[PDB]
Context: bound to proteins that are not shown
RNA sequence: CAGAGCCCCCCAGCAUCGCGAGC
RNA sequence: GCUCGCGAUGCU
RNA sequence: GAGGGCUCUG
Numbered sequence: 001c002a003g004a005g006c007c008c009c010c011c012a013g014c015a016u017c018g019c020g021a022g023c
Numbered sequence: 024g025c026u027c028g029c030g031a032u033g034c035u
Numbered sequence: 036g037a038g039g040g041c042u043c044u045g
Stems, first nucleotide, its partner, number of pairs: 001045008010036001012035012
Other pairs, nucleotide, nucleotide, family: 009037cWW
């Protein structure tokens, strides 16, 4: 230089569940 | 059948 | 999809 595994952290959406409100 | 708000747990 | 580490491999 190249590749692999693990860890930490961020990103703003998505899923599941549970509360509150509303159509 | 949905929307909004607050959480919890994950996904990307 | 970013950022920062640890270990190993040719």
Record summary: Method: X-ray diffraction, resolution 2.95 angstrom. The entry became public in 2016. An RNA with a sequence from Homo sapiens: 45 nucleotides with solved positions. Crystals were grown by vapor diffusion, hanging drop at pH 6.5. The entry also contains Double-stranded RNA-specific editase 1, not shown here. Lineage of the source: Eukaryota > Eumetazoa > Bilateria > Vertebrata > Homo. The 2016 paper behind the entry is "Structures of human ADAR2 bound to dsRNA reveal base-flipping mechanism and basis for site selectivity". The PDB entry is titled "Human Adenosine Deaminase Acting on dsRNA (ADAR2) mutant E488Q bound to dsRNA sequence derived from human GLI1 gene".